[PDB]
Context: one part of a larger RNA, bound to proteins that are not shown
RNA sequence: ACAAGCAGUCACGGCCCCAAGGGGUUGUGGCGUGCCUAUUGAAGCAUGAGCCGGCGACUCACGGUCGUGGGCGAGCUUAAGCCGUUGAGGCGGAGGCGUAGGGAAACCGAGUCCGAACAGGGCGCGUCCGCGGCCGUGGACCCGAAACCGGGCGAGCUAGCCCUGGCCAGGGUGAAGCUGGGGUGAGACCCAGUGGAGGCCCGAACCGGUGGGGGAUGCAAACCCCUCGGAUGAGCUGGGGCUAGGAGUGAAAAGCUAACCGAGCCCGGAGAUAGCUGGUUCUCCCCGAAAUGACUUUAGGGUCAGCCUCAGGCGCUGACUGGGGCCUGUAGAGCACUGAUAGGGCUAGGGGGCGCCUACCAAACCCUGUCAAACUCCGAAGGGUCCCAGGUGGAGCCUGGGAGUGAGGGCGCGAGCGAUAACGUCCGCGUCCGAGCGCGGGAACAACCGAGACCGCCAGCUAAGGCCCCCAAGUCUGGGCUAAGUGGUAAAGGAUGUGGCGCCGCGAAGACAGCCAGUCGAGUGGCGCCGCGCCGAAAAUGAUCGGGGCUUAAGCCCAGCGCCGAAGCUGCGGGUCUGGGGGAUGACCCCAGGCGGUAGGGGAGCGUUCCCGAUGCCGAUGAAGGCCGACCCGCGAGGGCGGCUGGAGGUAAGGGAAGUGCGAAUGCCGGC
Numbered sequence: 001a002c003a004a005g006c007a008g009u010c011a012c013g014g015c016c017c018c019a020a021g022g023g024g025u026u027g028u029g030g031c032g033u034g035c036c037u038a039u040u041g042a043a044g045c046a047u048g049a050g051c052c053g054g055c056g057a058c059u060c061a062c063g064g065u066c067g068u069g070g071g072c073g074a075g076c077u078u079a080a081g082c083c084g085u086u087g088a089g090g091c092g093g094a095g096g097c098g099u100a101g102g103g104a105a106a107c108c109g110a111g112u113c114c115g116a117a118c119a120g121g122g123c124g125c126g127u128c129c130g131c132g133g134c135c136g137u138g139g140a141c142c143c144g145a146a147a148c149c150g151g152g153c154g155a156g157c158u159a160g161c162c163c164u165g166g167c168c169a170g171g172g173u174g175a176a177g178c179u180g181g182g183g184u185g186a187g188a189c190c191c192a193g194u195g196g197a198g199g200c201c202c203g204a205a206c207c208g209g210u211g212g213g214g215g216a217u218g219c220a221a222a223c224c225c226c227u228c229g230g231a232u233g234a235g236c237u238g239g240g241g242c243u244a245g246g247a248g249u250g251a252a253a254a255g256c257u258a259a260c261c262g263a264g265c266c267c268g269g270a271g272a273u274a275g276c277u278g279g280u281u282c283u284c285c286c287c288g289a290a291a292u293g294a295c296u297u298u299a300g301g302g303u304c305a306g307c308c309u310c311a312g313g314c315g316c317u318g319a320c321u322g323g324g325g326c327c328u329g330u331a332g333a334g335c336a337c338u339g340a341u342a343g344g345g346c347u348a349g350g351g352g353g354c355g356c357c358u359a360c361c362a363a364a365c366c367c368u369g370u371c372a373a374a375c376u377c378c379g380a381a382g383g384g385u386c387c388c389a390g391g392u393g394g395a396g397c398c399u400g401g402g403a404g405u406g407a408g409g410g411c412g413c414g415a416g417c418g419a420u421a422a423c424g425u426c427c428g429c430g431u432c433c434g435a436g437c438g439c440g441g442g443a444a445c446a447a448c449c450g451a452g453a454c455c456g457c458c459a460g461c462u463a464a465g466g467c468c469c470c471c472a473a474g475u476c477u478g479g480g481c482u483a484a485g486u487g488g489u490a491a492a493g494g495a496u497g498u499g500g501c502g503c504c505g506c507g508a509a510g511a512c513a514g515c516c517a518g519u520c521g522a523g524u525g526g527c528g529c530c531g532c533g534c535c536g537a538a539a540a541u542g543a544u545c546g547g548g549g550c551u552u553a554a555g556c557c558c559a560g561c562g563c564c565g566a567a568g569c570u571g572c573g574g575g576u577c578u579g580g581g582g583g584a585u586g587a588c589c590c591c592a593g594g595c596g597g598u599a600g601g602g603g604a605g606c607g608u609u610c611c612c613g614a615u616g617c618c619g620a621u622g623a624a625g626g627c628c629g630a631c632c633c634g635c636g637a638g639g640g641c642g643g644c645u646g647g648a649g650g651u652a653a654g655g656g657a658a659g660u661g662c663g664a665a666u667g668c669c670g671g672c
Stems, first nucleotide, its partner, number of pairs: 008031010035048001037046001050672006060138013075097003081091003101108002111123004141279002144276001148269006159243009168233001170202003173198001177194006206230003211226004245261001247257003282605006292305005306405002308402007316393001320390009332378001333376002338372003342368004408433007416425002439450003454574004459570003465564003468548003474561001476560006487550001493535002497532003501528003575595006606661001608658005616651003625645005631640003
Other pairs, nucleotide, nucleotide, family: 018019cHS018021cWW018022cWW022630cSS026027cHS034049cWW035664tWS036047cWW039041tHS040408tSS040446tWS041437cWS056662tHH056665tHS057279tWS057662tWH058280cHS059140tWS071076tSS078079cWH080092tHS084088tWS085088tHS100101cHS100109tSS101111tSS102112tSS103105tHS103106tHS115117tHS115119tWS143277cWW145273tWH146272tWW147270tWW154245tWH154258tHS155157cHS155158tWS155243tWH155248tWS159249tSS168204cHS169203tHS173197tWW174195tWS174196tWS174197tHS175196tHS176195tHS183188tHS184186tHS205231tHS209210cHS209227cWS210227cWW215220tWS218220tHS244257tWS245264tHS246263tHS250253tWS278665cSS288599tHS289598tWH290405tSS290435tHH291434tHS309601tSS318395cSS319391tHS329330cWS329379tWS331379tHS334336cWS335372tWH337375cWS341369cWS341370cWS346364tWS347363tHS349361cWH351358tWH352353cWH352357cWW354355cHS360362tHS376377cHS403600cSS404599cSS409447tWS415426cWW418422tHS433446cSS436453tHS438567tSS440464tSS450463cSS462566tWH463565tHS464565tHS466473tWS468475tHS472564cSS475554cWH482553tWH483551tWS484551tWH485486cHS485487cHS488549tWW491537tHH492536tHS495533cWW500529cWW503527cWW504525cWW506507cHS507522tWS511518tWH545548tWH549554tWS550554tSS581589cWW582588cWW605637tSS607660cWS613653tHS619648tWS622646tWS622647tWS622648tHS623647tHS623649tSS624646tHS
C1' cells in the first nucleotide's frame, strides 16, 4: 500500500518522551515553476553542478589625484650616509615642493602677450606623515588558447639509402640457343628434338590488405572470421650503419619522422596575448540607473555627453499649475500657385470626304465634381519660450570624488518601410517590464486591469474583478431580448429566423387567400431602418466555455441596492532613516514624513590568522577543536549559557596588521 509531486510552507486534528507550555512525527485542507549564470525574456527542453571536506580570485611597489586624521606654517621636509642601539633613536639641507605670472623666445614683471596704440582682448597666489576612494607602470581580480621564438632530445616506430647475411613447397607454359632433317647457287626461312628463358601462370611459406560480417567501456588505442592481391622480383627479411624540425625522407597522400604532423618532442622566453567565455566567498541600512547622441578598421570594444550615487557650497530658482506675450504650419480643410483629375460647355490646332460638316480624339479658357508625403488661399487642438504668480520637493543650481550603461523588450497613440503580413522592422510621445517572475484579477501567463510589499496580528474599508458548486460573497429586486448551447470570440454575401418601431398603397369604386363569382365579410399586399440570432464554417494523439452544469438563465441589453475581495488604506504594536523642536544634552523622549529594487554609489557592523596589551591573565577544580540543546543576547553576520567529548593550550579591555570568510569557475586534491 485510491493515491499525481521543486518536496516545502500555513492551518487545524492524531500518535510519542515534560506541562494553562515545548519538542518529534504528519492525516487532511489551503498556497506554492529549484540554485547559479547568461538574457528583451528561464521551472524552463539554455550554461554549470553527483555529494562532502579541504585549496581557490581586486594584491603589493613606485608615481599621481581627490578626501580625510594629524605636525608645522611663509614655510614645510629630508635622501643616501655617519653615530647609538641589538626590536632606543639621533644626526645628516645635496635635494625637493611653495613663495609671480605672462610670452615660442629675447625679455619683462603685478603684470604680460598680440598690436602703432595711452583701443581693445587671453592668460594672472601652501608642505610633511597616516588612512581611504580612484588613475598610471608593473602579471596586476583568477583560471583558459590556436600560436611565435631559443637551446637541446629523438630514425630501438616510420620513410630512404649504405655494409654484410638469410629466405621463396610443389606444380604449369616452354623463349633463345644448340642438334638433326628439309630448303637455296648460297641464303633467308621451315621443321621436329633438345634446351629451360620470364618485373610469365596456379598455389603454400613469406609479404599485403579487396569485399562482407563481427567487434565499438574491444582479445585489440585498428583486432578476428570468411573472401581476396603478390609470391625469382621494382621481392621479403635479420644484423651493423647514415639523413632531423621550415629540416629530413617521400613510386607524391602534405604521407612518414616513437599510438592526433599543412611544420615533432622536451625545457626555457612564460604568468605570451585573449576588445572573448566562465568564476569572484560574511551581515544590515540609505539612494538608486542605462540599453540614447556624437566620433571611432568602429559595430557584442571604446572617449565625451546624457541618466546614478557621495561631499561641500548657493538657498525658492524645481517639476507641474494659473494669467499674460510672441513663435509654429501638423490634424482637419481647401484648390489661390505646382501637378493630377471625371463630365459638359466653349474653342487655336490636329484626323476623316472636303466646304459647309462631324464624337470634347483634343491646347489653353469657364463651369460641375474632385485628389496630393516632397501642393497651400487657410488652419486647430497642442507644443516651445519669456514675464508675474503659486509650488519646501530623495525639487532645483554650482564644484568636486565614485559609477554603471552604450544588447533592450511589450502595450497604446503618431508615421515610414512591408503585403492598411508577422511575437516583423525603424523612428516619435507615453508607459510598464527591465530592476516590481513580490501581492489581487485575468484558468494558467515579464510587461493587459488593480496596486508601489520596514515587520507583526486568527482586526476592519475598499480596488480590479467578482457573488450556481469546485470557489470568498445574491440561484438579489424590477424592465425587456435570445432558443442557437448562440453566449463559449471568422468574412463577402445570403434567408416570409424572431421581437420593436416607420411610409406607400388602398378595402360597400367591400378578393387578401379558394370553387363557377356571387356567396364569403375581414386585415391584407409593397419597400425600410433597429435589437438578438441563423446559413456561409473542412485537419490531423482525447475531448471540454478553466470544469461541473446552465434556457422567465448561471446568456445579452437597461436600471437599483448589498456583500466579497490586495502585501492598496485605516486600526494596534515594534524597527529604521531624514526634517523640525524640545531641550537645565541625557543622543533621553515627543511630532511630521520616508523605508520594492538589478548595474551601481554611500554608511554602519560580524567573524578568521597575527602583533602590542604579556616577566600579564585563564588553564587538569580540564585549554583548543568536536557533538548536542526547546535557553539568553543581537535587525543580522554572530555573541554568551548549559550538558556530553577532548586532554594542553588559550588569550580581555583598547588598538595595530593581513595569504581574512566559497555553492557553483566542465575549477584542483582526497574521500564516498
Molecule: 23S RIBOSOMAL RNA, nucleotides 526 to 1261
Organism: THERMUS THERMOPHILUS